[PDB]
C1' cells in the first nucleotide's frame, strides 16, 4: 500500500442564458483548465392548447 | 396604406431561418476561516459558447373602403 | 429560483475488526 464487512459521515451540475396569463407535459439553450457533472426522485424561463397582445 | 377575418411567426427590445462581428463567467487555482478527514463557507484571480449582444439578409392570403 | 433542490445505491473519508499482502 490493496480487499471485505460494520458504523458514522462527505460528495452527488461550474457558471452563462431562458419567464405575457392559465392549464397540460418532460425529450428544455450554451459552453468550461469540471469528467462520478455516474445513478435515482422532484422541479424548471422549453414545447403544447386556451385567452390576451404585437408583426407580415 | 388603412379597417375586419384567417394563417403563419413571436410575447411587448413581439420574424422563423441564414451570414458576418463581438463576447469582462464560474468552477478549476491561490488565500483566510471551519473540520481527524472526505469536504464546506467567504475573498481574490486566468479563461467560453449560445436559443446572449449587434449589423445585415429574409414578409401572406381573403373581403371591402378615391 | 432554476446546471436548480433532495438521496437510499455508487464514489469518497474516518473509526473498529477481519483478510490479503508488503
Ligand atoms: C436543468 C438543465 C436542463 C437539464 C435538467 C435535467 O434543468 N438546465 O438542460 O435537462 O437540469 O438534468 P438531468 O441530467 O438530471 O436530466
Nucleotide at each position: 500500500g490493496g480487499c471485505u464487512u460494520u458504523a458514522a459521515g462527505u460528495u452527488g451540475a461550474c457558471g452563462a442564458g431562458a419567464g405575457c396569463a392559465g392549464g397540460g407535459u418532460u425529450u428544455a439553450u450554451c459552453g468550461a483548465g469540471a469528467c462520478a457533472u455516474c445513478g435515482g426522485c422532484g422541479g424548471g424561463u422549453g414545447c403544447c392548447c386556451u385567452g390576451c397582445g404585437g408583426u407580415c | 396604406u388603412c379597417c375586419u377575418g384567417c394563417g403563419a411567426c413571436c410575447g411587448u427590445u413581439a420574424g422563423a431561418g441564414g451570414a458576418c462581428u463581438g463576447g469582462u463567467a464560474a468552477a478549476a487555482c491561490c488565500a483566510c476561516a471551519g473540520g481527524c478527514g472526505a469536504c464546506u463557507g467567504u475573498g481574490g484571480c486566468a479563461u467560453a459558447g449560445a436559443g446572449c449582444a449587434g449589423u445585415c439578409c429574409g414578409g401572406g392570403c381573403a373581403g371591402g373602403a378615391a | 429560483a432554476a446546471g436548480c433542490g433532495c438521496c437510499u445505491g455508487g464514489a469518497c473519508u474516518u473509526a473498529a475488526a477481519g483478510c490479503c499482502a508488503u
This is an experimental structure of RNA (glmS ribozyme RNA; glmS ribozyme substrate RNA) from Thermoanaerobacter tengcongensis, with 144 nucleotides shown. The PDB entry is titled "T. tengcongensis glmS ribozyme with G40A mutation, bound to glucosamine-6-phosphate". Method: X-ray crystallography, resolution 2.7 A. The entry became public in 2007. An Rfam search finds the family "glmS glucosamine-6-phosphate activated ribozyme aptamer" in it. Rfam's curators write: This entry contains a glucosamine-6-phosphate activated ribozyme that is found in the mRNA for GlmS. GlmS is an enzyme that uses fructose-6-phosphate and glutamine to generate glucosamine-6-phosphate. Rfam classes the family as a riboswitch. Primary citation: Klein et al., J.Am.Chem.Soc. (2007), "Essential Role of an Active-Site Guanine in glmS Ribozyme Catalysis". The source organism's lineage runs through Bacteria, Bacillati, Bacillota, Caldanaerobacter and Caldanaerobacter subterraneus. The model includes bound 2-amino-2-deoxy-6-O-phosphono-alpha-D-glucopyranose (GLP).